[PDB]
Context: bound to proteins that are not shown
C1' cells in the first nucleotide's frame, strides 16, 4: 500500500431508554 | 449494608422518534505484501 473485523467503562438483548458486571460521593 | 449517580468517538440515509437499520470519516484488531 491493499484485504477484512470490533466499536467507548465491560458482556447480552432492546429503533419509544434495560439485566448483569462497573466508577464515584453521601449515611 | 442502604441510598444518589454513569447517553453512547464525528459527520449522513429507512423512520413519528435510530447509541439499535444502510452508509461515510476517525480509534483499535485479524490476513497478504515490498
Nucleotide at each position: 500500500g491493499a484485504a477484512a473485523a470490533a466499536g467507548u467503562c465491560a458482556u447480552g438483548g432492546a429503533g419509544g431508554c434495560c439485566a448483569u458486571g462497573g466508577g464515584g460521593u453521601c449515611c | 449494608g442502604g441510598g444518589c449517580u454513569u447517553u453512547g468517538g464525528g459527520g449522513g440515509g429507512u423512520u413519528c422518534g435510530a447509541u439499535u437499520c444502510c452508509u461515510u470519516c476517525c480509534u483499535u484488531u485479524u490476513u497478504u505484501g515490498c

Source information:
mt-tRNA(UGA-TL) from Homo sapiens: 61 nucleotides with solved positions. Keywords: tRNA, SerRS, transcription, ligase-RNA complex. Method: cryo-electron microscopy, resolution 3.6 A. The entry became public in 2023. NCBI's taxonomy places the organism under Eukaryota, Tetrapoda, Euarchontoglires, Homininae, Homo.